[PDB]
RNA sequence: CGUUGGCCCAGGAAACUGGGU
RNA sequence: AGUAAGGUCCAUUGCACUCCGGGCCUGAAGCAACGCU
Repeated sequence: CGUUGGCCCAGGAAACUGGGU
Repeated sequence: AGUAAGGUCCAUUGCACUCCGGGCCUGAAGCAACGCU
RNA backbone atom coordinates (compact mmCIF):
# COMPACT_ATOMS: atom_id res chain seq x y z
P C A 1 1.39 3.96 2.58
O5' C A 1 0.65 3.92 1.17
C5' C A 1 -0.65 3.34 1.04
C4' C A 1 -0.67 2.25 0.00
C3' C A 1 -1.90 1.37 0.00
O3' C A 1 -3.00 1.94 -0.67
C1' C A 1 0.00 0.00 0.00
P G A 2 -4.40 2.08 0.09
O5' G A 2 -5.10 0.70 -0.25
C5' G A 2 -4.88 0.10 -1.51
C4' G A 2 -4.96 -1.40 -1.42
C3' G A 2 -6.13 -1.95 -0.64
O3' G A 2 -7.35 -1.88 -1.35
C1' G A 2 -4.18 -3.15 -0.09
P U A 3 -8.65 -1.24 -0.65
O5' U A 3 -9.43 -2.53 -0.15
C5' U A 3 -9.80 -3.56 -1.06
C4' U A 3 -9.82 -4.91 -0.40
C3' U A 3 -10.79 -5.07 0.77
O3' U A 3 -12.15 -5.21 0.38
C1' U A 3 -8.71 -6.02 1.35
P U A 4 -13.31 -4.49 1.25
O5' U A 4 -13.29 -5.29 2.62
C5' U A 4 -13.55 -6.69 2.64
C4' U A 4 -13.57 -7.22 4.04
C3' U A 4 -14.33 -6.39 5.05
O3' U A 4 -15.73 -6.52 4.94
C1' U A 4 -12.30 -7.13 5.99
P G A 5 -16.67 -5.41 5.58
O5' G A 5 -16.69 -5.86 7.12
C5' G A 5 -16.85 -4.92 8.17
C4' G A 5 -16.22 -5.41 9.46
C3' G A 5 -16.20 -4.42 10.62
O3' G A 5 -17.40 -4.42 11.38
C1' G A 5 -14.04 -5.30 10.31
P G A 6 -18.58 -3.35 11.09
O5' G A 6 -18.42 -2.34 12.29
C5' G A 6 -17.30 -1.51 12.39
C4' G A 6 -16.54 -1.76 13.66
C3' G A 6 -16.20 -0.51 14.46
O3' G A 6 -17.19 -0.18 15.43
C1' G A 6 -14.22 -1.60 13.91
P C A 7 -18.43 0.76 15.03
O5' C A 7 -18.16 2.05 15.91
C5' C A 7 -17.22 2.01 16.97
C4' C A 7 -16.13 3.05 16.81
C3' C A 7 -16.52 4.39 16.23
O3' C A 7 -17.23 5.22 17.14
C1' C A 7 -14.48 3.70 15.30
P C A 8 -18.13 6.42 16.58
O5' C A 8 -17.06 7.41 15.93
C5' C A 8 -16.30 8.28 16.74
C4' C A 8 -15.69 9.37 15.92
C3' C A 8 -16.65 10.17 15.06
O3' C A 8 -17.33 11.19 15.77
C1' C A 8 -14.79 9.53 13.77
P C A 9 -18.70 11.80 15.19
O5' C A 9 -18.22 12.53 13.84
C5' C A 9 -17.62 13.81 13.86
C4' C A 9 -17.25 14.29 12.48
C3' C A 9 -18.39 14.51 11.49
O3' C A 9 -19.10 15.70 11.71
C1' C A 9 -16.67 13.36 10.41
P A A 10 -20.69 15.72 11.61
O5' A A 10 -20.95 15.70 10.04
C5' A A 10 -20.51 16.76 9.23
C4' A A 10 -20.43 16.36 7.79
C3' A A 10 -21.70 15.86 7.15
O3' A A 10 -22.62 16.89 6.86
C1' A A 10 -19.97 14.45 6.53
P G A 11 -24.15 16.75 7.35
O5' G A 11 -24.81 15.93 6.18
C5' G A 11 -24.63 16.34 4.84
C4' G A 11 -25.07 15.29 3.84
C3' G A 11 -26.41 14.62 4.09
O3' G A 11 -27.52 15.45 3.72
C1' G A 11 -24.79 13.01 3.42
P G A 12 -28.90 15.47 4.58
O5' G A 12 -29.43 13.99 4.45
C5' G A 12 -29.82 13.48 3.18
C4' G A 12 -30.17 12.02 3.23
C3' G A 12 -31.14 11.60 4.30
O3' G A 12 -32.48 11.93 3.99
C1' G A 12 -29.37 10.03 4.14
P A A 13 -33.48 12.44 5.14
O5' A A 13 -33.13 11.49 6.36
C5' A A 13 -34.00 11.42 7.48
C4' A A 13 -34.67 10.08 7.57
C3' A A 13 -33.75 8.88 7.47
O3' A A 13 -33.11 8.59 8.69
C1' A A 13 -35.67 8.55 6.13
P A A 14 -31.57 8.17 8.73
O5' A A 14 -31.66 6.70 9.32
C5' A A 14 -30.99 5.62 8.70
C4' A A 14 -31.95 4.69 8.00
C3' A A 14 -31.30 3.61 7.15
O3' A A 14 -30.92 2.48 7.91
C1' A A 14 -33.08 4.64 5.95
P A A 15 -29.38 2.06 8.04
O5' A A 15 -29.43 0.52 7.68
C5' A A 15 -28.65 0.00 6.63
C4' A A 15 -29.48 -0.27 5.40
C3' A A 15 -28.70 -0.33 4.10
O3' A A 15 -28.04 -1.57 3.91
C1' A A 15 -30.56 1.05 3.79
P C A 16 -26.45 -1.69 4.15
O5' C A 16 -25.84 -0.52 3.26
C5' C A 16 -25.50 -0.74 1.90
C4' C A 16 -25.59 0.53 1.10
C3' C A 16 -24.34 1.39 1.06
O3' C A 16 -23.39 0.93 0.12
C1' C A 16 -26.18 2.75 1.55
P U A 17 -21.84 1.22 0.35
O5' U A 17 -21.71 2.76 -0.05
C5' U A 17 -22.15 3.23 -1.32
C4' U A 17 -22.09 4.74 -1.42
C3' U A 17 -20.75 5.37 -1.07
O3' U A 17 -19.81 5.30 -2.12
C1' U A 17 -22.47 6.56 0.02
P G A 18 -18.26 5.03 -1.77
O5' G A 18 -17.75 6.46 -1.29
C5' G A 18 -17.72 7.55 -2.20
C4' G A 18 -17.37 8.86 -1.53
C3' G A 18 -16.09 8.89 -0.74
O3' G A 18 -14.93 8.94 -1.55
C1' G A 18 -17.78 9.99 0.46
P G A 19 -13.61 8.13 -1.11
O5' G A 19 -13.11 8.93 0.17
C5' G A 19 -12.56 10.23 0.04
C4' G A 19 -12.51 10.95 1.35
C3' G A 19 -11.56 10.39 2.39
O3' G A 19 -10.20 10.75 2.15
C1' G A 19 -13.63 10.89 3.41
P G A 20 -9.01 9.71 2.47
O5' G A 20 -8.83 9.87 4.03
C5' G A 20 -8.63 11.15 4.59
C4' G A 20 -8.90 11.13 6.06
C3' G A 20 -8.16 10.09 6.86
O3' G A 20 -6.81 10.39 7.07
C1' G A 20 -10.39 10.18 7.57
P U A 21 -5.75 9.19 7.14
O5' U A 21 -6.16 8.44 8.48
C5' U A 21 -5.57 8.81 9.72
C4' U A 21 -6.21 8.11 10.88
C3' U A 21 -5.85 6.64 11.06
O3' U A 21 -4.57 6.41 11.67
C1' U A 21 -8.19 6.87 11.17
P A B 1 -2.43 15.22 11.77
O5' A B 1 -2.40 16.53 12.66
C5' A B 1 -2.82 17.78 12.14
C4' A B 1 -3.49 18.63 13.18
C3' A B 1 -2.73 18.76 14.51
O3' A B 1 -2.91 20.08 15.02
C1' A B 1 -4.89 17.91 14.91
P G B 2 -1.64 21.03 15.28
O5' G B 2 -2.17 22.00 16.44
C5' G B 2 -3.00 23.12 16.14
C4' G B 2 -4.32 22.69 15.54
C3' G B 2 -5.15 23.81 14.92
O3' G B 2 -5.95 23.24 13.88
C1' G B 2 -6.39 22.81 16.61
P U B 3 -7.05 24.11 13.08
O5' U B 3 -6.84 23.63 11.59
C5' U B 3 -5.66 22.94 11.23
C4' U B 3 -5.96 21.68 10.46
C3' U B 3 -7.43 21.36 10.25
O3' U B 3 -8.13 22.24 9.34
C1' U B 3 -6.38 19.43 10.96
P A B 4 -8.36 21.87 7.79
O5' A B 4 -9.42 20.68 7.84
C5' A B 4 -9.59 19.82 6.72
C4' A B 4 -10.45 18.63 7.05
C3' A B 4 -11.91 18.93 7.29
O3' A B 4 -12.63 19.16 6.11
C1' A B 4 -11.15 17.47 8.95
P A B 5 -13.66 20.38 6.06
O5' A B 5 -14.69 20.01 7.22
C5' A B 5 -15.46 18.83 7.17
C4' A B 5 -16.12 18.57 8.49
C3' A B 5 -17.08 19.64 8.97
O3' A B 5 -18.36 19.50 8.41
C1' A B 5 -15.61 19.11 10.72
P G B 6 -19.25 20.78 8.10
O5' G B 6 -19.68 21.27 9.55
C5' G B 6 -20.57 20.49 10.33
C4' G B 6 -20.89 21.15 11.65
C3' G B 6 -21.32 22.60 11.60
O3' G B 6 -22.67 22.77 11.19
C1' G B 6 -19.76 22.31 13.33
P G B 7 -23.10 24.09 10.36
O5' G B 7 -22.97 25.25 11.44
C5' G B 7 -23.78 25.24 12.60
C4' G B 7 -23.42 26.35 13.55
C3' G B 7 -23.43 27.76 12.97
O3' G B 7 -24.74 28.29 12.83
C1' G B 7 -21.49 27.45 14.30
P U B 8 -25.09 29.37 11.67
O5' U B 8 -24.26 30.65 12.13
C5' U B 8 -24.59 31.34 13.32
C4' U B 8 -23.55 32.37 13.66
C3' U B 8 -23.32 33.44 12.60
O3' U B 8 -24.27 34.48 12.67
C1' U B 8 -21.25 32.61 13.41
P C B 9 -24.70 35.31 11.36
O5' C B 9 -23.55 36.39 11.22
C5' C B 9 -23.17 37.15 12.34
C4' C B 9 -21.96 37.98 12.06
C3' C B 9 -21.82 38.47 10.64
O3' C B 9 -22.65 39.59 10.37
C1' C B 9 -19.74 37.69 11.47
P C B 10 -22.66 40.30 8.93
O5' C B 10 -21.11 40.55 8.64
C5' C B 10 -20.61 41.84 8.46
C4' C B 10 -19.14 41.84 8.11
C3' C B 10 -18.80 41.94 6.64
O3' C B 10 -18.99 43.23 6.15
C1' C B 10 -17.31 40.45 7.73
P A B 11 -19.56 43.44 4.68
O5' A B 11 -18.32 43.02 3.77
C5' A B 11 -17.07 43.68 3.90
C4' A B 11 -15.98 42.97 3.12
C3' A B 11 -16.36 42.43 1.75
O3' A B 11 -16.48 43.41 0.75
C1' A B 11 -15.16 40.80 2.87
P U B 12 -17.81 43.43 -0.14
O5' U B 12 -17.53 42.32 -1.26
C5' U B 12 -16.52 42.51 -2.25
C4' U B 12 -16.00 41.19 -2.83
C3' U B 12 -16.90 40.46 -3.83
O3' U B 12 -16.92 41.03 -5.13
C1' U B 12 -16.08 38.91 -2.29
P U B 13 -18.33 41.33 -5.85
O5' U B 13 -18.72 39.91 -6.46
C5' U B 13 -17.89 39.24 -7.40
C4' U B 13 -18.63 38.90 -8.69
C3' U B 13 -19.32 40.06 -9.38
O3' U B 13 -19.23 39.88 -10.79
C1' U B 13 -20.90 38.38 -8.92
P G B 14 -17.83 40.11 -11.57
O5' G B 14 -16.95 38.87 -11.12
C5' G B 14 -15.54 38.86 -11.31
C4' G B 14 -14.89 37.82 -10.43
C3' G B 14 -14.70 36.44 -11.04
O3' G B 14 -13.46 36.32 -11.76
C1' G B 14 -15.45 36.34 -8.74
P C B 15 -13.43 36.08 -13.37
O5' C B 15 -13.96 34.58 -13.54
C5' C B 15 -13.45 33.52 -12.72
C4' C B 15 -12.75 32.45 -13.52
C3' C B 15 -11.53 32.91 -14.31
O3' C B 15 -10.64 31.81 -14.44
C1' C B 15 -13.13 32.07 -15.80
P A B 16 -9.12 32.03 -14.89
O5' A B 16 -8.36 30.87 -14.12
C5' A B 16 -8.57 30.68 -12.74
C4' A B 16 -9.30 29.40 -12.47
C3' A B 16 -8.62 28.13 -12.92
O3' A B 16 -7.63 27.72 -12.01
C1' A B 16 -10.92 28.06 -13.47
P C B 17 -6.17 27.36 -12.52
O5' C B 17 -6.29 25.80 -12.78
C5' C B 17 -6.63 24.93 -11.72
C4' C B 17 -7.22 23.66 -12.26
C3' C B 17 -6.32 22.89 -13.21
O3' C B 17 -5.45 22.01 -12.53
C1' C B 17 -8.48 23.14 -14.15
P U B 18 -3.88 22.30 -12.46
O5' U B 18 -3.33 20.96 -11.80
C5' U B 18 -4.19 20.15 -11.01
C4' U B 18 -3.87 20.26 -9.53
C3' U B 18 -4.20 21.59 -8.86
O3' U B 18 -5.57 21.77 -8.54
C1' U B 18 -2.02 21.03 -8.31
P C B 19 -6.18 23.26 -8.50
O5' C B 19 -6.16 23.63 -6.95
C5' C B 19 -6.72 22.77 -5.97
C4' C B 19 -6.03 22.92 -4.64
C3' C B 19 -6.11 24.30 -3.99
O3' C B 19 -7.32 24.51 -3.27
C1' C B 19 -3.87 23.60 -4.01
P C B 20 -8.25 25.80 -3.58
O5' C B 20 -7.81 26.85 -2.47
C5' C B 20 -7.97 26.60 -1.07
C4' C B 20 -7.03 27.47 -0.25
C3' C B 20 -7.05 28.96 -0.58
O3' C B 20 -8.07 29.69 0.07
C1' C B 20 -4.83 28.20 -0.67
P G B 21 -8.68 31.02 -0.62
O5' G B 21 -7.92 32.19 0.14
C5' G B 21 -8.08 32.35 1.53
C4' G B 21 -8.02 33.79 1.94
C3' G B 21 -8.23 34.05 3.42
O3' G B 21 -7.07 33.80 4.20
C1' G B 21 -9.60 35.51 2.20
P G B 22 -7.22 33.19 5.69
O5' G B 22 -7.80 34.44 6.52
C5' G B 22 -7.12 35.70 6.50
C4' G B 22 -7.89 36.78 7.23
C3' G B 22 -8.47 36.41 8.59
O3' G B 22 -7.52 36.46 9.64
C1' G B 22 -10.14 37.41 7.31
P G B 23 -7.68 35.49 10.92
O5' G B 23 -8.92 36.14 11.70
C5' G B 23 -8.84 37.46 12.20
C4' G B 23 -10.09 37.87 12.94
C3' G B 23 -10.60 36.91 14.01
O3' G B 23 -9.88 36.96 15.22
C1' G B 23 -12.41 37.61 12.69
P C B 24 -9.38 35.60 15.91
O5' C B 24 -10.55 35.27 16.94
C5' C B 24 -11.25 36.30 17.61
C4' C B 24 -12.69 35.95 17.83
C3' C B 24 -12.97 34.61 18.49
O3' C B 24 -12.75 34.63 19.88
C1' C B 24 -14.44 34.91 16.68
P C B 25 -12.63 33.27 20.72
O5' C B 25 -13.97 32.51 20.33
C5' C B 25 -15.21 32.84 20.96
C4' C B 25 -15.88 31.61 21.51
C3' C B 25 -14.92 30.62 22.14
O3' C B 25 -15.62 29.85 23.12
C1' C B 25 -15.88 29.67 20.19
P U B 26 -15.10 28.41 23.58
O5' U B 26 -15.76 27.49 22.47
C5' U B 26 -15.40 26.15 22.31
C4' U B 26 -16.34 25.45 21.38
C3' U B 26 -15.95 24.04 21.01
O3' U B 26 -16.23 23.11 22.03
C1' U B 26 -16.57 25.21 19.07
P G B 27 -15.02 22.24 22.64
O5' G B 27 -14.60 21.38 21.37
C5' G B 27 -15.59 20.66 20.65
C4' G B 27 -15.10 20.22 19.31
C3' G B 27 -13.74 19.59 19.30
O3' G B 27 -13.75 18.28 19.79
C1' G B 27 -13.87 21.09 17.54
P A B 28 -12.40 17.65 20.37
O5' A B 28 -11.87 16.84 19.12
C5' A B 28 -11.70 15.44 19.19
C4' A B 28 -12.69 14.73 18.31
C3' A B 28 -12.32 13.32 17.94
O3' A B 28 -12.64 12.42 18.97
C1' A B 28 -13.08 14.48 16.03
P A B 29 -11.47 11.74 19.82
O5' A B 29 -11.46 10.26 19.26
C5' A B 29 -12.68 9.62 18.90
C4' A B 29 -12.51 8.74 17.70
C3' A B 29 -11.26 7.87 17.70
O3' A B 29 -11.46 6.67 18.43
C1' A B 29 -11.48 8.96 15.62
P G B 30 -10.25 6.00 19.22
O5' G B 30 -9.32 5.50 18.03
C5' G B 30 -7.92 5.58 18.14
C4' G B 30 -7.29 6.06 16.86
C3' G B 30 -5.78 6.20 16.91
O3' G B 30 -5.11 4.96 16.75
C1' G B 30 -6.74 8.11 15.87
P C B 31 -4.40 4.28 18.02
O5' C B 31 -5.29 2.99 18.29
C5' C B 31 -4.96 1.75 17.69
C4' C B 31 -6.06 0.75 17.87
C3' C B 31 -5.84 -0.59 17.21
O3' C B 31 -5.02 -1.44 17.97
C1' C B 31 -7.99 0.18 16.69
P A B 32 -3.91 -2.34 17.25
O5' A B 32 -4.74 -3.62 16.81
C5' A B 32 -5.44 -4.40 17.76
C4' A B 32 -6.30 -5.41 17.08
C3' A B 32 -5.63 -6.20 15.96
O3' A B 32 -4.81 -7.25 16.43
C1' A B 32 -7.72 -5.43 15.22
P A B 33 -3.50 -7.67 15.60
O5' A B 33 -4.09 -8.72 14.55
C5' A B 33 -4.89 -9.80 14.99
C4' A B 33 -5.66 -10.41 13.85
C3' A B 33 -4.86 -10.68 12.58
O3' A B 33 -4.08 -11.85 12.64
C1' A B 33 -6.81 -9.55 12.00
P C B 34 -2.59 -11.82 12.03
O5' C B 34 -2.85 -11.98 10.47
C5' C B 34 -3.66 -13.04 9.98
C4' C B 34 -4.25 -12.71 8.63
C3' C B 34 -3.25 -12.47 7.51
O3' C B 34 -2.72 -13.66 6.97
C1' C B 34 -4.92 -10.80 7.46
P G B 35 -1.19 -13.72 6.49
O5' G B 35 -1.22 -12.96 5.08
C5' G B 35 -2.03 -13.43 4.01
C4' G B 35 -2.15 -12.42 2.91
C3' G B 35 -0.85 -11.92 2.30
O3' G B 35 -0.27 -12.83 1.39
C1' G B 35 -2.30 -10.10 2.67
P C B 36 1.29 -12.72 0.99
O5' C B 36 1.35 -11.37 0.15
C5' C B 36 0.81 -11.30 -1.16
C4' C B 36 1.09 -9.98 -1.81
C3' C B 36 2.55 -9.56 -1.87
O3' C B 36 3.28 -10.18 -2.90
C1' C B 36 1.27 -7.75 -1.10
P U B 37 4.84 -10.47 -2.69
O5' U B 37 5.50 -9.73 -3.94
C5' U B 37 6.84 -9.26 -3.88
C4' U B 37 6.96 -7.83 -4.35
C3' U B 37 8.23 -7.09 -3.94
O3' U B 37 9.34 -7.38 -4.78
C1' U B 37 6.36 -5.73 -3.48
This is an experimental structure of RNA (L-glutamine riboswitch (58-MER)) from Synechococcus elongatus, with 58 nucleotides shown. It was solved together with U1 small nuclear ribonucleoprotein A. NCBI's taxonomy places the organism under Bacteria, Bacillati, Synechococcales, Synechococcaceae, Synechococcus. It comes from the structure "Structural and Dynamic Basis for Low Affinity-High Selectivity Binding of L-glutamine by the Gln-riboswitch". The structure was determined by X-ray crystallography at 3.1 angstroms resolution and released in 2015.